[PDB]
Context: one part of a larger RNA, bound to proteins that are not shown
RNA sequence: UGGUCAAAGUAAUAAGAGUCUAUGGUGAAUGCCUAGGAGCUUUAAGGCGAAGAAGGUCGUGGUAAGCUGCGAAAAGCUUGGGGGAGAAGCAAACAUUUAUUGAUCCCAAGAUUACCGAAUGGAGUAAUCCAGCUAGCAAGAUGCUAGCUAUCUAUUAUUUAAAUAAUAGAGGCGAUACCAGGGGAAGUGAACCAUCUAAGUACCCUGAGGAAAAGAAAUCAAAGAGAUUCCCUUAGUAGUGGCGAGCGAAAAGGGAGUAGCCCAAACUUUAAAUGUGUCAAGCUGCAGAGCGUUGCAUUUAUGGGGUUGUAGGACGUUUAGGCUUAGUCUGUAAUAAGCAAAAAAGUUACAAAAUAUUUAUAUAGAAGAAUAAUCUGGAAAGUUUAACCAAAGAAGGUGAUAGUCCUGUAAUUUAAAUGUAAAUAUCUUUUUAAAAUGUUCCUGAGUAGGACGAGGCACGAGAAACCUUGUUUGAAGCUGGGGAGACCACUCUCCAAGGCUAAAUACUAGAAAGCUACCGAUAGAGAAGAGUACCGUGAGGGAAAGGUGAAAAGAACCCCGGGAGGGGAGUGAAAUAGAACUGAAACCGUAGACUU
Numbered sequence: 001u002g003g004u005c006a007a008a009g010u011a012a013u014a015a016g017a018g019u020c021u022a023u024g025g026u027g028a029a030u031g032c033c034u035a036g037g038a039g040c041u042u043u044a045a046g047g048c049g050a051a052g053a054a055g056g057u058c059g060u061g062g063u064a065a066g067c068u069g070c071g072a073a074a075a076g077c078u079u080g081g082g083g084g085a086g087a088a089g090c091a092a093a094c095a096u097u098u099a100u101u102g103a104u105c106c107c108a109a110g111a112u113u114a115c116c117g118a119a120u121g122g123a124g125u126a127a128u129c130c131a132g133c134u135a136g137c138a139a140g141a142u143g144c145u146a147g148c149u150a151u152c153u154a155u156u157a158u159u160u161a162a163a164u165a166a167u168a169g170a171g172g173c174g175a176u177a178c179c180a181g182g183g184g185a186a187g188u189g190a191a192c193c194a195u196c197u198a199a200g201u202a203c204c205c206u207g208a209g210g211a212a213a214a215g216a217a218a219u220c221a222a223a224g225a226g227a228u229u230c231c232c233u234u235a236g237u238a239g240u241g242g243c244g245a246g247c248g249a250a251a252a253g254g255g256a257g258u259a260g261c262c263c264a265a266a267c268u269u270u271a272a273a274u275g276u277g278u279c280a281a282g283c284u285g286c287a288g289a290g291c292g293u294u295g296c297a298u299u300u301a302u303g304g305g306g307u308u309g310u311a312g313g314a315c316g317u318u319u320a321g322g323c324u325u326a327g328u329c330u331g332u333a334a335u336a337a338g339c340a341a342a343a344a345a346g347u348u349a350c351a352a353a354a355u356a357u358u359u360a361u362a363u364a365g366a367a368g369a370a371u372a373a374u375c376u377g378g379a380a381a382g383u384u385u386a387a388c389c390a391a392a393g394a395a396g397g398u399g400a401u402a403g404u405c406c407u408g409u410a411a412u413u414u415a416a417a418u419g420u421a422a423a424u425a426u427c428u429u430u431u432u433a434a435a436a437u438g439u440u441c442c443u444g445a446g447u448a449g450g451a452c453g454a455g456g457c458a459c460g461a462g463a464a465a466c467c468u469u470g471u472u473u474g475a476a477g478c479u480g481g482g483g484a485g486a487c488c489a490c491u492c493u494c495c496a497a498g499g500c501u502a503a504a505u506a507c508u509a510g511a512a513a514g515c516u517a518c519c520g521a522u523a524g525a526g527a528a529g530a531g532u533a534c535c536g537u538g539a540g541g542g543a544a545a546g547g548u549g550a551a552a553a554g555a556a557c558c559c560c561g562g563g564a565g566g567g568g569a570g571u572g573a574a575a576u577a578g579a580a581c582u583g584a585a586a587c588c589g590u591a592g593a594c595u596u
Stems, first nucleotide, its partner, number of pairs: 016596010031581001032547002036519002038516006045508002047173002055116003058071003062094001066090002077110006086098003121130003131149007151170008178209001179207005189196001193242001219225002229256004239247002260500003263444001267304001270301008284333001287330002312441001314439002318435001322339005341431004353426001355425001358421001360420004365413002371386003375382001387404002389393001395407003449473008459485001480495005534541002557568004
C1' cells in the first nucleotide's frame, strides 16, 4: 500500500401510524339581504243572518295538481263611473283566441247564486233519501223543474185556553276581546293546617250592545255641597285579621265629560165587558124638563190632567184671545171640547219618513317640480367639476350608494252610484194661559221595618249600622216617613217601595294610513310555503324546508358514458355562480417534509 478476516459504531426499512405545509370533499355556521311577522299611535267601521249567515262538500280552466275567484249563466255576466293598452288569476311555459266598436283591471249597484249547514215539509250516516198541495213539461207508470207546509214569543179573528188565521220579532255565527246576570273552584300562602288566603280569579251557563252596566238622591257626610261613569290624590291612611299570614276604604279636594226627563195616583173624558139598582141616580149654580143623560162601582182600552226639599188636584177671584158646541134638556149670570196666536223633536225627553240641499266625508281616480359631462368599472346612482327643484331631502325600485330615471312623496284635488254625517226647510208633535189662599182628596203595601238563617260592604258577629235576600211576621198615609256605623232624645238632611237617558269609560278579531335605540329564517306569528305533513278511536297534539345572475342569456355543438356525471366549446364580470351567494368548525381525503 491494497484485498480478505475479526472487532466497536453507523447510513439506508414503513405493513400502518404521528405532527406540520399545500390542496380538495362533506357540512350550513358567520356576514349581508327579504318574499313574512311583532308591539303601538291616529282615524273609520263595531256587527253578519229564515230575503237562508259563518264555515264547508261538489263542480267550474284550450291544457292544469294546489291555492284564489266563481256557482251548470260557474278564473265569470249586465248597467254606471274611473282608466287608457294590453289581457287570458296566484307563474310562466305552448299554442289559439280576444282588445281602440275602449278589453283586462278598480269602485258602486244589480243578476245568477248547485248542495249542506240555525236548516225549518218528514227523516238522516251534513253535502241525500222520502214526500204531500199548486202550476208547467206528450204526465204515466217511485221521471224533471219551480212555489209553499218547523218551532217559540208578542200582538188580534174568535169562549187569547183547543185549533188554525193574521202579522211583527227572535233561532245561528263572530271577537281563544270588552259588558251584565246566575253558578263557582283548586295547585298556593299562612313555612303543618281547618278559619283566612289565592278569589269572586280560572272555568261553565244565560243574555245583550256599539259600548254594556250604572244614573237625576228616601245621596254623601259634619263639609255645604248637589245624577251616573272614568283618571289624580286622600292612602297603604281609617279600620279589619287563628289582631296570624294578609286584606284594605270612602268622603273631602284637583280634572276629563256634561242633560236632564217620562209615568202610576189624585180628578175627569169615550165606551166595552163584568158586577149591581129601582128612588132623587146623575149637572156650574135660578127656574121648566128629569126620574135612571147606566145608577154607581171594578177591570180593559182610549183622550186630557198632572210628577215633588208636599208639590199636585177640586175649591177662590183677577183672569179666562175671541167664537162655535155643552157645564144631564131649552134660553140667561158661569167653565170646559174644537179653530186664530208659538215653540221643540227622532240621542232620553211621541213617532214615521221623504227631499233637495254640504266641494262634508267613506268606498275608484286626476295632476304633481327640477342633471349634464368626466374617470374607474360587466353594469354608476359612485369619484371629479358644475348646476337645478324644493309646501316635494318620507320611503322603495332601477345592473354598485339617486332630491332632479321610474313608482311616489308635499301642497291640492274626481263621485253618475251607494254608505254615513251634519245644517236647511218639508213634515211631525205640543202650548191653545199665568201667577195668585185655605179647605177635603191623592202622592207607588205584603212595601218600610221586626225575628231567624245566609250574602254583598275593606269591615271574619264584633257594641255592627247600611244594602240585597230565602223562611216568617208586619206598619204608618204628611199632625207622615227614610238616613246621619248598636241604640235613644233633640236637631239637621232627604222623599223609597214606577220607568227612561247621550258624552267622559272599557275593547280591536279586524279595514285604511303610519311610527319603531322592534325581529331578519334555531329569530319574528305555530306557519316567509301550514294548522299542511305526521301522530291519536276521539277531544286534541303538531313540525321541517328562504337566497343562481343584473338580466335564463337554463350550456347550440363535439367527446367518454346505458344514464347520471364529467371533459371541451359557447353565455356571463364571475360556470371551484350549472338548481345555487358568502361556505367556518366537527368529519373524510390526496400530495410533500420530518419522525416512528